[PDB]
Entry title: SpCas9-MMLV RT-pegRNA-target DNA complex (elongation 16-nt). This is an experimental structure of RNA from Streptococcus pyogenes, together with DNA, with 213 nucleotides shown. Shuto et al. published it in Nature in 2024: "Structural basis for pegRNA-guided reverse transcription by a prime editor".
Context: bound to proteins that are not shown
RNA sequence: GGCCGUAGUGCUUGCUCUGAGUUUUAGAGCUAGAAAUAGCAAGUUAAAAUAAGGCUAGUCCGUUAUCAACUUGAAAAAGUGGCACCGAGUCGGUGCA
RNA sequence: UGCAACCAAACCACAGCGUGCUCAGUCUG
DNA sequence: TAGTACTCTGCCATCAGAGCAAGCACTACGGCCGATTG
DNA sequence: CAATC
DNA sequence: CAGACTGAGCACGCTGTGGTTTGGTTGCA
DNA sequence: GATGGCAGAGTACTA
Numbered sequence: 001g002g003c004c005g006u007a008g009u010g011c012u013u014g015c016u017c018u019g020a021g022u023u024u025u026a027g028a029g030c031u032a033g034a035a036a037u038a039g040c041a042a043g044u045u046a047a048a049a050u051a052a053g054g055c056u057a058g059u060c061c062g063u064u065a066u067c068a069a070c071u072u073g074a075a076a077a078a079g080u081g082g083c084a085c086c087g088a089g090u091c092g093g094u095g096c097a
Numbered sequence: 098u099g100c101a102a103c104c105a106a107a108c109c110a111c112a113g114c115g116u117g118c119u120c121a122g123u124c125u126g
Numbered sequence: 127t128a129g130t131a132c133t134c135t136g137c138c139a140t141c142a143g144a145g146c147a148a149g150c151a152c153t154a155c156g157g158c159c160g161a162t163t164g
Numbered sequence: 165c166a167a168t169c
Numbered sequence: 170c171a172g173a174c175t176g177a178g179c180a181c182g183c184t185g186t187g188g189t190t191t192g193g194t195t196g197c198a
Numbered sequence: 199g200a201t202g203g204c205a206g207a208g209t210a211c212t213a
Stems, first nucleotide, its partner, number of pairs: 001159020021050006029040004053061002055058001069080004082096006098198008108188019127213013160169005
């Protein structure tokens, strides 16, 4: 080195769930002031949305992967571009074909 | 354009010689 | 002068959990596996 | 007989 | 595992024959 | 985490 067995770790994919967070609205603010303004009071909660949305109408799907340009195709896809040498500031020149 | 023969290149096919690669077997190490 | 219009600078980005199943990839541990030489 | 090649 | 030998398929180089086609050569058509 | 969006302050040109 190889095999068999196991113990652990990490990662990937998929499914079922929970708590929050955010936004709009509801929770009658009061008084003194023409007005800004000032002084007090109050604060804890709830409803809805949580990718717009889609048709296939399901208690479903909607952020992964893939993707230069042109031609031919509905689409899946298939095709398109000369070589050598001397040089080097993002590539240049020469020669052959 | 056609006819015949000769010379050269290259091509295909076959026969002979020398040499390296692959497969099976044996032996040795 | 008013109104667009472009430029530079700083702030700001939903976040945390709980289970289940399958697979792969790698890392250690135990046990093997032959033959030869000291 | 055990360890290493 | 390495080497050697034997058998088969090649693969490369040289020689001989056959054949196609290309150049050339004249001739005369 | 980093890179693109966005609001705001600032400056500039034309009707």
Taxonomically the source falls in Streptococcus (Bacteria, Bacillati, Bacilli, Streptococcaceae). The entry is indexed under CRISPR-Cas, RNA BINDING PROTEIN-RNA-DNA complex. The entry also contains CRISPR-associated endonuclease Cas9/Csn1 and Gag-Pol polyprotein, not shown here.